[PDB]
Context: one part of a larger RNA, bound to proteins that are not shown
């Protein structure tokens, strides 16, 4: 051993135990929360970096100046340095020299004034008191200056037993096969002479073997081997191979040349020193708690991922109403928007002049400019808000604001809104510019979801009211109440465009003299009458579309039609005995509507309300708010009580503290057992300190106070064990 899992954590039965004995301890059926840790990021659960596991080592020091803040000491003064005496002390002596007591000017120089000017004037530094010597602490500079970490540079040497070329000396190469200059003899030989046959034995010749190689292909590729094995392969008396002894050495050598070789390495060895080079890059840098808390912009800049002032944060000292919000008043100003009074841009229309169509002229048409009504504009404005800015005798609530200094960090910024350029009224796109959140903010909700919505966590409660979101089960709280509204699971993916499907508002017209369908009863003729068209008499396309048998019908509404065949949708008494339509506007909703692992955006299940929409009411929901109890600090009172009031945090800054070796004094412990090591239900707001028992067997604590090799989880950290 029916179980889906960052392994805890709240909650909880069961079962076993029995403590430094106090609302104890071990396990943990279940059921609810919940994606480690650093580093680097606008953002990391990240599939982005880093650690296999434990232990030890492992990074702002020190020395000399500055600067400034505390403390002490003397004060118009303060203070020595080398040296010398002395215990490598303290101290004592040493007053050359330092800073201050008065500046200003380049300077002479003047002097609580100087400088400028011509000039006393006006301005700039001054003056109308405090320094100084030692030390504490931040910081900064010169030194490796917080650690680790290049490539590479140069100075001196070591290398040619590997490899490249060379000198001297030596070795080595089975057999087979052509048959080169040369010589000699006969057919054809007759003034040998040619080419048939033997003899020679040449070759950077030829076919294969040691022997060299290294072209293809399988094996191997945490390997038999830091270049190999197999099978074939090239080359084999030669520019061949190969031994032994020497030689050329890094700004250089040697290269049948490829940046090729110089001891498994070469666009310039190799080993030491310069050297801890630099490193404007990375990586990393160790103990707790309280207080405040940012920036990712302007500007310069061989400058863009650096760095310098400015903004913004801390920490003291001082002025001290200067801040803020809101009412009222004023005032700068040219945006939305609107308008065409300039400037361009433009649509119709009308006037008339100018050129034109002609004879210097009518005719039409051209450009212009006057005029009518309409319209356009970031780079037009005759006009003009909202808001935002500046500021007041300035009233009212609130709390900041300002100036000097000491210390920093920061200069990748992301989304959402809403104004805009840019792009394509595309980007999760890019610049800008006003606000919010994230950065650096946990906690509720949007299923999960840094940026949305509520809302800012001192710490306890098995107490309470809320906010966004919500009330059928998962899974808290209305199957509430009242009115509607949809029939498609819309709800729970879009648009031009189409259509009926239903509610609501309004107008307006249809009728008992009976409407809106449907029966069936008329369909016409003088007439296609003309142009009469392939005739055509609803119909090549133009109609000329007149009386009308009639209660009613058309020189045919209309099917049609090669033309006719046309029955009615051109009329009505007949029956139909009662509800009928157009517009507008509007509210929901139907179609339009395909995409690849799997139901697939309601979160599932599952919903006709558990969907919309409009009210009201009641509850839920958060680390918001209140109870109630407790730390801590601050600003008054001065009760310093702790009355109110604060307490979310990354670069940073500021305080206060806990531990570690070791020293000075003092006071202690300890074989009747010291320090370590193991265990434990124990104290403290934390770092952390006690007690008790085992183990071990000689050192250690405590109180003040001073010194530092003072604190590790991470640097592919270094050493070891595992």
């Nucleotide at each position: 051993a029916c179980a889906a899992g960052u392994a805890g954590u709240c909650a909880g039965a069961g079962c076993c135990c029995g403590u430094u004995a106090a609302u104890g301890g071990g396990u943990g059926a279940u059921g609810g929360c919940g994606u480690g840790c650093c580093u680097u990021u606008u953002g990391u659960a990240g599939a982005a970096u880093g650690a296999a596991c434990c232990g030890g080592c492992g990074a702002g020091u020190u020395a000399c100046g500055a600067u400034u803040u505390g403390a002490u000491g003397c004060a118009a003064g303060g203070u020595u340095a080398a040296g010398c005496a002395g215990u490598a002390a303290a101290u004592g002596u040493g007053g050359a020299g330092c800073c201050g007591u008065a500046g200003c000017g380049a300077a002479a120089g003047c002097g609580a004034g100087u400088c400028u000017g011509a000039a006393u004037a006006g301005g700039g530094c001054g003056u109308u008191u405090a320094g100084u010597a030692u030390u504490u602490g931040g910081u900064c500079g010169u030194a490796g200056a917080c650690c680790c970490g290049a490539a590479a540079c140069c100075a001196g040497g070591u290398g040619a037993u590997c490899u490249a070329c060379c000198c001297u000396u030596g070795g080595u190469c089975a057999g087979g096969u052509u048959g080169a200059a040369g010589u000699u003899c006969a057919g054809g030989u007759a003034a040998c002479a040619c080419u048939g046959a033997a003899u020679g034995g040449a070759g950077g010749a030829c076919c294969g073997a040691a022997c060299c190689g290294a072209c293809u292909u399988a094996c191997g590729u945490u390997g038999a081997a830091a270049a190999g094995u197999g099978a074939g392969c090239g080359g084999a008396u030669g520019a061949a191979c190969u031994g032994a002894g020497g030689g050329u050495a890094g700004c250089g050598g040697a290269g049948a040349a490829a940046u090729u070789c110089c001891a498994a390495u070469c666009g310039a060895a190799c080993c030491u020193g310069g050297a801890g080079a630099u490193a404007g890059c990375u990586g990393g840098u160790u103990c707790u708690c309280u207080c405040c808390g940012a920036a990712a912009u302007a500007g310069c800049u061989u400058u863009a991922g650096g760095g310098c002032u400015a903004g913004c944060c801390u920490c003291a000292a001082g002025u001290g109403a200067u801040g803020a919000u809101u009412a009222u008043u004023g005032g700068a100003g040219g945006u939305a928007g609107a308008g065409c009074a300039c400037u361009g841009u433009u649509u119709g229309g009308a006037c008339g002049a100018g050129g034109g169509g002609c004879c210097g002229g009518u005719u039409a048409c051209c450009g212009a400019a006057u005029u009518c009504a309409g319209a356009c504009a970031a780079a037009c404005u005759c006009c003009g808000a909202a808001u935002g800015c500046c500021a007041a005798u300035u009233a009212a609530u609130u709390u900041a604001a300002c100036u000097u200094g000491g210390g920093a960090g920061u200069c990748a910024g992301a989304a959402c809104a809403u104004g805009g350029g840019u792009g394509a009224u595309a980007a999760g796109g890019u610049c800008c510019g006003u606000g919010u959140u994230c950065g650096a903010a946990a906690g509720g909700g949007a299923a999960a979801c840094a940026g949305c919505c509520c809302a800012g966590a001192c710490c306890a409660c098995c107490a309470g009211c809320u906010a966004a979101g919500g009330u059928c089960c998962c899974a808290a709280a209305a199957u509430a109440u009242a009115u509607g509204u949809u029939a498609a699971g819309u709800g729970g993916a879009a648009a031009a465009g189409g259509a009926u499907g239903u509610g609501g508002c309004g107008u307006u017209g249809c009728c008992c003299a009976g409407a809106c369908a449907a029966c069936u009863a008329g369909g016409a003729u003088g007439u296609u009458g003309g142009c009469u068209u392939a005739g055509a008499a609803g119909c090549a396309g133009c109609c000329a579309u007149c009386a009308u048998u009639u209660a009613a019908a058309g020189a045919g509404u209309g099917c049609g039609u090669a033309a006719u065949a046309g029955c009615u949708c051109a009329c009505u008494a007949g029956u139909c005995g009662a509800g009928u339509g157009a517009c507008a506007c509007u509210g929901c909703g139907c179609c339009g509507a395909a995409a690849a692992u799997g139901u697939a955006c309601c979160g599932g299940g599952g919903c006709u309300a558990a969907a919309c929409a409009u009210a009201u009411u009641a509850c839920c929901g958060a680390a918001g708010c209140u109870g109630u109890g407790g730390a801590u600090u601050g600003u008054c009172c001065u009760u310093u009580g702790g009355a109110c009031a604060a307490u979310g945090g990354u670069a940073g800054g500021a305080g206060a503290g806990c531990g570690u070796u070791c020293u000075a004094a003092g006071g202690g412990c300890g074989u009747u057992g010291a320090a370590g090591c193991a265990u434990g239900a124990u104290c403290g707001u934390a770092a952390g300190g006690a007690c008790a028992u085992g183990u071990g067997g000689a050192g250690c604590g405590c109180u003040u106070a001073g010194a530092a090799g003072u604190g590790a989880g991470a640097a592919u950290g270094c050493c070891g064990g595992u």
Molecule: 23S ribosomal RNA, nucleotides 571 to 1299
Organism: Staphylococcus aureus